RNA sequence: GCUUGGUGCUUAGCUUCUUUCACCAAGCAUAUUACACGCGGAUAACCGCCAAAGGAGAA
Ligand code: PRF
Numbered sequence: 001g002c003u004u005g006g007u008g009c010u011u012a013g014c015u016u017c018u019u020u021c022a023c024c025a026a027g028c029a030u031a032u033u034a035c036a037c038g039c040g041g042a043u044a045a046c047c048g049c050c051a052a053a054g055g056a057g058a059a
Base pairs, nucleotide, nucleotide: 001028002027003026004025005024006023007022008021014057015056016055017054018053019052038049039048040047041046
Other pairs, nucleotide, nucleotide, family: 001031cWS001032cSS010052cWH011012cHH011053cWH020051tWS036052tWS041042tHS041044tWH042044cHS043044cSS044045cHS058059tHS
C1' cells in the first nucleotide's frame, strides 16, 4: 500500500443468515479500491453524515 480470511455485537429475542462496521490474524502486491446501505441538507447541481444496512427462516 494491497488481499483472504477469521472473530465479535449491535442496529433487533430467537435461530439463521449476509456484508458493511469492528478487532485482529496472516499473506499478497510492488502497482497501489472501498467502505455499507440509505437518508437528507443550503440552493443544490454540490455536499454532509452516519454504524450499521438488510434479508430468509427457526420454534
Ligand atoms: N458489528 C458488526 N458490524 C457492524 C457493527 C457491529 O457492531 C456496526 C455498529 N454497531 C456496524 N456494522 N459485525
The RNA has 59 modelled nucleotides. It is bound to 7-DEAZA-7-AMINOMETHYL-GUANINE (PRF). Rfam match: PreQ1-II (pre queuosine) riboswitch aptamer. Rfam describes the family as follows. preQ1-II riboswitch was first reported for Weinberg et al. 2007 it was recognised in Streptococcaceae and Lactococcus families in 5' untranslated regions of genes of a membrane protein classified as COG4708 or DUF988. Meyers et al. 2008 confirm that preQ1-II recognise the queuosine (Q) precursor pre-queuosine 1 (preQ1). Q is a hyper modified nucleoside present in some anticodons in tRNAs (Try, Asn, Asp and His). A reference for the family is Weinberg et al. (2007), "Identification of 22 candidate structured RNAs in bacteria using the CMfinder comparative genomics pipeline", Nucleic Acids Res. The depositors describe the entry as "Solution NMR structure of a preQ1 Class II riboswitch from Streptococcus pneumoniae". The entry is an ensemble of 18 models. The entry is indexed under preQ1, riboswitch, classII, pseudoknot, Streptococcus pneumoniae, RNA. The structure was determined by solution NMR and released in 2014.